[PDB]
Context: bound to proteins that are not shown
RNA sequence: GGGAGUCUUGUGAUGAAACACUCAUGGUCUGAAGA
RNA sequence: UGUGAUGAAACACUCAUGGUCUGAAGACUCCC
RNA sequence: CCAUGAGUGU
RNA sequence: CCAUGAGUGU
Numbered sequence: 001g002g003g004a005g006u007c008u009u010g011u012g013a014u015g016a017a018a019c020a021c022u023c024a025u026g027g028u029c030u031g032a033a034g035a
Numbered sequence: 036u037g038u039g040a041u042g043a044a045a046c047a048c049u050c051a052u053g054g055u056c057u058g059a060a061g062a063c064u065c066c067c
Numbered sequence: 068c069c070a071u072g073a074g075u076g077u
Numbered sequence: 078c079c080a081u082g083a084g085u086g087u
Stems, first nucleotide, its partner, number of pairs: 002066002005063004015056001018077009029042001045087010
């Protein structure tokens, strides 16, 4: 590299970002007027 | 009333319904 | 809500 | 995670 079959498979092969929480640190409104 | 006037979106959850992947290939073996 | 470091449950 | 309808706590 050419040919040839076997098993699995639409009762699902192949590809492909499941969800939910806790701690610690910092960034943490305005600025002198109102009845 | 600067020992804070004026302006100006505090935080944590539950239920019900709908929108809910892709779509035919992958693995082995034997002959020169 | 943002970033960093340490962890937990189904 | 989007929208809709119904509610809860400090």
The PDB entry is titled "Crystal structure of box C/D RNP with 12 nt guide regions and 13 nt substrates". The RNA (C/D RNA; substrate) with a sequence from Sulfolobus solfataricus has 87 modelled nucleotides. The entry also contains C/D box methylation guide ribonucleoprotein complex aNOP56 subunit, 50S ribosomal protein L7Ae and Fibrillarin-like rRNA/tRNA 2'-O-methyltransferase, not shown here. The work is reported in "Box C/D guide RNAs recognize a maximum of 10 nt of substrates" (Yang et al., Proc.Natl.Acad.Sci.USA, 2016). Crystals were grown from: 2.0M ammonium sulfate, 2%(v/v) PEG400, 10mM magnesium chloride, 0.1M HEPES. It was solved by X-ray crystallography to 3.6 angstrom.